[PDB]
Keywords: Protein-RNA complex, tRNA, ATP-binding, Kinase, Nucleotide-binding, Transferase, TRANSFERASE-RNA complex. An RNA structure (selenocysteine tRNA) with a sequence from Methanopyrus kandleri, in which 88 nucleotides are resolved. Rfam match: Selenocysteine transfer RNA. It comes from the structure "Crystal structure of O-phosphoseryl-tRNA kinase complexed with selenocysteine tRNA and AMPPNP (crystal type 3)". It was solved by X-ray crystallography to 2.4 A. The work is reported in "Structural Basis for the Major Role of O-Phosphoseryl-tRNA Kinase in the UGA-Specific Encoding of Selenocysteine" (Chiba et al., Mol.Cell, 2010). Crystallisation conditions: 14.5% PEG 3350, 40mM sodium citrate-HCl (pH 5.2), 260mM ammonium tartrate, 5.0mM magnesium chloride, 1.0mM AMPPNP, VAPOR DIFFUSION, SITTING DROP, temperature 293K. Protein in the same entry: L-seryl-tRNA(Sec) kinase.
Parts: sequence; structure tokens; C1' cells
RNA sequence: GGCCGCCGCCACCGGGGUGGUCCCCGGGCCGGACU
RNA sequence: AGAUCCGGCGCGCCCCGAGUGGGGCGCGGGGUUCAAUUCCCCGCGGCGGCCGC
Repeated sequence: GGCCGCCGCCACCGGGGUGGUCCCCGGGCCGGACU
Repeated sequence: AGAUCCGGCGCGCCCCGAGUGGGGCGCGGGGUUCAAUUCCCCGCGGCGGCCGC
């Protein structure tokens, strides 16, 4: 330099999934239970 | 101290209470939709692949 693209704009953080009012996973923190 | 178990977590405006409480609606703009976090388009911010050899 050209062609193309991924991620976020769901809302603690990062990763993932999903035309069903969002969910899954890992981490973190706050409150309660906790001889 | 533990670990595990339960509940929860952001910003904005609004309302009862004005109690370190409760409820409501929204989430950059527009589109397809019965429904958008998802899909299309535009906007903002972040990052990459291949090739140029």
C1' cells in the first nucleotide's frame, strides 16, 4: 500500500453463543448463612 | 481464617418514601420484526487477517 474483516455499544471484567425479552464459561467484588 | 451454599452487581431519567428502601421505563440513530444482545445500514471506540516478497 490493496482487498477483507473481527470485537464492544445487555448493563462488574474478559471469552463464547443466540431472532425469545437474553444465556453459558472463567475471573472479580458486594450482602447473608457459616464451631 | 475456611470453603462451600444462597442472593446480587452499570449508567440515565421518573415516581412513593425522603429509611445506606422499593418500583418504572430506556440503553448511539434508523430499518426488517410479534420480539433485536443477535440480522442490515449509518455512528462512536477497540483490534486483526491475507496479499503486496